An RNA structure (sgRNA) with a sequence from Alicyclobacillus acidoterrestris, together with DNA, in which 143 nucleotides are resolved. The entry also contains CRISPR-associated endonuclease C2c1, not shown here. The entry also models sulfate ions. It comes from the structure "Crystal structure of AacC2c1-sgRNA-extended target DNA ternary complex". The 2016 paper behind the entry is "PAM-Dependent Target DNA Recognition and Cleavage by C2c1 CRISPR-Cas Endonuclease". The structure was determined by X-ray crystallography at 2.92 A resolution and released in 2017. Crystals were grown from: 0.2 M ammonium acetate, 0.1 M HEPES (pH 7.5), and 25% PEG3350 (v/v).

Context: bound to proteins that are not shown
RNA sequence: GGUCUAGAGGACAGAAU
RNA sequence: UCAACGGGUGUGCCAAUGGCCACUUUCCAGGUGGCAAAGCCCGUUGAGCUUC
RNA sequence: GAAGUGGCACCAGAACCGGAGGACAAAGUC
DNA sequence: GCCGTTTGGACTTTGTCCTCCGGTTCTGGAACCACA
DNA sequence: TGTGGTTC
Numbered sequence: 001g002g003u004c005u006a007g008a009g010g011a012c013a014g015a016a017u
Numbered sequence: 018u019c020a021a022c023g024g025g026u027g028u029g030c031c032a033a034u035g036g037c038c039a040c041u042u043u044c045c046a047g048g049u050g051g052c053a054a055a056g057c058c059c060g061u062u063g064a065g066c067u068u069c
Numbered sequence: 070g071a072a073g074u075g076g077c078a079c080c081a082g083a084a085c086c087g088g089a090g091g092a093c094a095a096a097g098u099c
Numbered sequence: 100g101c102c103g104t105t106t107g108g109a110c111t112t113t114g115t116c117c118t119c120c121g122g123t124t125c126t127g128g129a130a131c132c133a134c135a
Numbered sequence: 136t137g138t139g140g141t142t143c
Base pairs, nucleotide, nucleotide: 002012003011004010005008019063020062021061022060023059024058025057026056027079028078029077030076031075036052037051038050039049040048041047067072068071069070080127081126082125083124084123085122086121087120088119089118090117091116092115093114094113095112096111097110098109099108128143129142130141131140132139133138134137
Other pairs, nucleotide, nucleotide, family: 001013cWW006010tWS035053cWW066073cWW066074cWH
C1' cells in the first nucleotide's frame, strides 16, 4: 500500500524473515 | 548456536513430554524398579556464526 | 571495531460434594 | 434461532475404568498472667 | 519479643 473502526501496542488479510 | 573455569539448580511453561538397563509371559504403548552421568540456568575468558 | 546468543508467570493446604470430559466394544446416524 | 464458546470431523444408547473443572468448609491467631 | 495454661 488493500480491507475494516475504536483512531490504539489498532484489527483482518498480504508482501517481507 | 559451542569450549573451559567459577557459582547455582524454588514450582512450572515457552517447539521445553529426559537417558540407559531390567521387570511387567510376548514385540508397541503404559506401568514399576534400578543405575548413571548429568542435562539445565547465571558469570567470566576464548572461539565461530549475524546484523549495524 | 561495537552490539546480540534467555524469556515469562506464580495463593497455598486438607477434606468434601458435584459437574462433565477421555478411553474401550456393540449398534444406529451426516 | 442459536445467551456465553466456536475445534475438523460431528451425534446418540448401554457399563466401567482414568482425569479434569467448579464450588464448599475448614485453615495459613491474639493476648494476658503465673513462672522462679 | 520468653514459655505454657488460659481466655478472646